[PDB]
């Protein structure tokens, strides 16, 4: 060194899980404004600065992260088998 086997590590991804609050969003809440024939509901769009309660004023099995897992691989290391 070539290949085969295993371990152990890394790993796209994924099952559980629970902390952050407006510097992670929102089809979450509010405020001010513009608009749709519309002071206010209803819809859009803008604007927010302790906007503003972290899992809930929420009929998100939401994004990242936390921690417990498992894991393609066609990665890395180590052993041992045969040249």
């Nucleotide at each position: 060194g070539a290949c085969g086997c295993g371990a152990c590590c890394g790993a796209a991804a994924u099952g559980g899980u629970g902390a952050a609050g407006g510097a992670c969003g929102g089809g979450u809440c509010c405020a001010g404004u513009g608009c749709g024939a519309g002071a206010c509901c209803c819809g859009c769009a803008c604007u927010g600065u302790u906007g503003a309660g972290u899992a809930g004023a929420g009929u998100g099995u939401g994004a990242g992260c936390u921690c417990c897992g498992u894991a393609a691989c066609u990665g890395g290391u180590c052993g041992c088998g045969u040249c």
The RNA (RNA (83-MER),RNA (83-MER)) has 83 modelled nucleotides. Crystallisation conditions: 8% Tacsimate (pH 7.0), 20% Polyethylene glycol 3,350, 0.1 M HEPES (pH 7.2). The structure was determined by X-ray crystallography at 2.09 A resolution and released in 2017. The work is reported in "Affinity maturation of a portable Fab-RNA module for chaperone-assisted RNA crystallography" (Koirala et al., Nucleic Acids Res., 2018). Keywords: RNA aptamer, Fragment of antibody, Chaperone-assisted RNA Crystallography, immune system-rna complex. It was solved together with Heavy chain of Fab BL3-6 and Light chain of Fab BL3-6.